[PDB]
Context: one part of a larger RNA, bound to proteins that are not shown
RNA sequence: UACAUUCCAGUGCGGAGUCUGGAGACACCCAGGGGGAAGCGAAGACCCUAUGGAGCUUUACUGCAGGCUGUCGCUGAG
RNA sequence: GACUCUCACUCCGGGAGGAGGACACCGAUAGCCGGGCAGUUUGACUGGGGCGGUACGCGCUCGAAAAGAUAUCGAGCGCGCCCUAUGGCUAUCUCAGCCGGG
RNA sequence: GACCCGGCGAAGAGUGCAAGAGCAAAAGAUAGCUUGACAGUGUUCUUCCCAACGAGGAACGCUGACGCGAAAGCGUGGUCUAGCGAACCAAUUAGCCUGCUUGAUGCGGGCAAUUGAUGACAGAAAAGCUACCCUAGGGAUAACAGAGUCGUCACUCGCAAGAGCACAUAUCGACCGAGUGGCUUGCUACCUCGAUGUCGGUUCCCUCCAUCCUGCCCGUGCAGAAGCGGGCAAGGGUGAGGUUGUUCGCCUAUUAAAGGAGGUCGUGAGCUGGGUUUAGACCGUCGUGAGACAGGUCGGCUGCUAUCUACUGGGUGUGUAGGUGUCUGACAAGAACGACCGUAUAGUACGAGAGGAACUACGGUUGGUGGCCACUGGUGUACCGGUUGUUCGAGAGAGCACGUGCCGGGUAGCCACGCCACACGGGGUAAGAGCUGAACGCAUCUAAGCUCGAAACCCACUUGGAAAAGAGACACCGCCGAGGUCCCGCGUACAAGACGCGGUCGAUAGACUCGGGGUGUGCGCGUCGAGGUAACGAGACGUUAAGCCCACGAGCACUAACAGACCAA
Repeated sequence: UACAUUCCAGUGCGGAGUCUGGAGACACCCAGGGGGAAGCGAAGACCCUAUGGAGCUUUACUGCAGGCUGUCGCUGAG
Repeated sequence: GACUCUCACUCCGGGAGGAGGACACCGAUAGCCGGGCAGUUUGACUGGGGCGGUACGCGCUCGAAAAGAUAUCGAGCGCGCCCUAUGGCUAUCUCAGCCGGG
Repeated sequence: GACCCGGCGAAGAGUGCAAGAGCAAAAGAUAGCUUGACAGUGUUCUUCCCAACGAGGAACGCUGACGCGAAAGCGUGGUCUAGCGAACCAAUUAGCCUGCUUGAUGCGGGCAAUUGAUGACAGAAAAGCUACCCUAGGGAUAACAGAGUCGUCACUCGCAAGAGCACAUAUCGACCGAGUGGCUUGCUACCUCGAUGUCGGUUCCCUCCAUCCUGCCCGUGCAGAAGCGGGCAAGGGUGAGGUUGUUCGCCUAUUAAAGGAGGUCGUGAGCUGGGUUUAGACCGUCGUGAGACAGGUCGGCUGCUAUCUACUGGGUGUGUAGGUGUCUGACAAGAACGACCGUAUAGUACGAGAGGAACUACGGUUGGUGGCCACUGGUGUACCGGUUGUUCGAGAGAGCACGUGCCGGGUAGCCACGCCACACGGGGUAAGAGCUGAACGCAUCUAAGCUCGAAACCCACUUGGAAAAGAGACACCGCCGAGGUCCCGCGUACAAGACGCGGUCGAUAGACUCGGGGUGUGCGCGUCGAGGUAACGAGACGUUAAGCCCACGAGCACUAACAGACCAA
């Protein structure tokens, strides 16, 4: 996605309306409360991985401002 | 490595002028401090990851299945030296341990 | 256990260090001499089985120079397998090449090689926090649930040491041994990371038995009464509260008893949101710090209109193949019933006494279930009355004040807190108690046969039920007319649909009048009225069980159920 009236068991990538064996099942419509479709809604926030990103810290690595100090120029007379 | 001065220069003054003065300000460079700010790094292994550990480079027995090869954070345990002799040759010789006699 | 002499003694000694291997006229010991731990260059194997890959390593050669030995010969370090390090750069060794038109000097560049470290050891120069977080992905990997296992956990069984005054087996029961379950815990990493919503609780439904109570049984250290232990058994029951988010568990008073477990640790398209586990903040411990914590603490969000399927109830069609009324019963559901207290038995049986039952028959309670409203109770924004504020001038009579301003009473209906009803008895069994009875002359509850015996099973009782595809049965009416739908007046019925009744051969609904009910004494007038000159005057009695009102009944054809359409063997 399709098909689709299902239930009980089983099986299967170990949590099936659809596979297996049974059981049940005449079609359509109205109202209802929400058991199931591991219901719909969002490329899991948890966890790990990536020689990913960002904010933050520091006695991480490497650097840049800023402060302090020496020296030269401005810079002259005894 | 200590001191005086006035003339640049600085500040106060409306001005005259006063204070300061080769210092200071500014330009250049050197040493110290410097998460105030910027860029980055901060490994892997692993019965998930962290902590622990290193099975991350090497040697031996066993695992290993009587050729060779063979895993696990498998069992037992080591090496990152030491030695100028503790290397080399030759001559002479034979060791542990037990027994018997001084 | 100094040293000396002799004997035995293939190897256990020694050989630097792990382990395994080698070595005896030596690879060991002693002594003496010597520097081969030498320079240069290779072959091969290893590193890297097979099969590519560096450094490193080893074996075996050649050239050169030496040491020792009479000589063969041995010496490329230590008996063998561990003791190791790239490029760039620097220092060092000996010789030589080379630097821009050219010479001299200085200072450089190069061929070969030694030494200096990368142990993350085939070589980067390298600390942390994030819960303020972000992206890419992963069920290639964790938390939660599922799944496998079952060490742990729960329960069982075998053996029976032991104790139990004696006595293993009334009762308790170690050691050791064999198992079942899948509730705890742990292990694993199969399923999902383009999400299977958390814990505890709540509500509502089904189930298991390893049984807490209730039925029926067996044993006893069973007098009785109260127990203790065991068997069958899952029909029914198993409740209310105090602390705590708690699950769990501790505590109280009741009770027949107040059992445990499964359903995605049932249950968030049902609820709740107290805990875990976002962002805020505090304390303690740790950290230089950001910050952390399997520490505590206050605060802190619950999305969606049901397509399918499922069930509870309601219809329209088709099949069985015109109609009306009455049934049958394959199957289906039930707990329709469970339990307690009391009285008589009886102060009896039993018992020294204390104490102290049963069969049976009665009365009631409780929990559950179905139905009903005379009675009690609730509601009653039908209704009637009182009264506050305001508007209609006052009076009378009225509107608004949340969908009645408030207060008082309250009919019908609907309801529970009210009232009515809910077996016995059969049949077959379990555990168990027995009869007859053999294998096996006896014995034996059993192997064939039989009598009994559980709240449990079947029937009884209640409810559904011709779509039961073998799709049913009977009686009557009808096939040109029986019956039905539409229409009309209405409810014993009702969300649509459906269902039931009456329609002039009439009381179905409405009006009117009665009856039966609810309020509580109408407007107006008259008397009284504290007072006040008077005006005026709240209120009181009478008229007046008055006035007002009704979801009910009766009477009554006055009004409206008229006219009439259609289907149909």